[PDB]
RNA sequence: GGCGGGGAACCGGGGAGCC
RNA sequence: GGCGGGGAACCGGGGAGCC
Numbered sequence: 001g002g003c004g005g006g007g008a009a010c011c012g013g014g015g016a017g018c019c
Numbered sequence: 020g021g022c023g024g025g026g027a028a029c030c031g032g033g034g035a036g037c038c
Stems, first nucleotide, its partner, number of pairs: 001038003010032004017022003
C1' cells in the first nucleotide's frame, strides 16, 4: 500500500479460472 | 503483471484477520 461486518484465517464442499 | 490440480471461481460452516 491492497483485501477484509459488501465478512480474514481456518474447516468442509467444489472442480478451472481468478484478481 | 500476479495468483490457481501445492486446488481458481462459487457454496456451507466460521467469525478477525490475510497479502
Entry title: RNA kink-turn motif with 2-aminopurine. The RNA has 38 modelled nucleotides. The entry is indexed under Kink-turn motif, 2-aminopurine, RNA. Miyauchi et al. published it in NAR Mol Med in 2025: "Structure-based design of a sequence-specific RNA probe that mimics the kink-turn motif". Crystallisation conditions: sodium cacodylate, hexammine cobalt, MPD, potassium chloride. Method: X-ray crystallography, resolution 3.1 angstroms. The entry became public in 2022.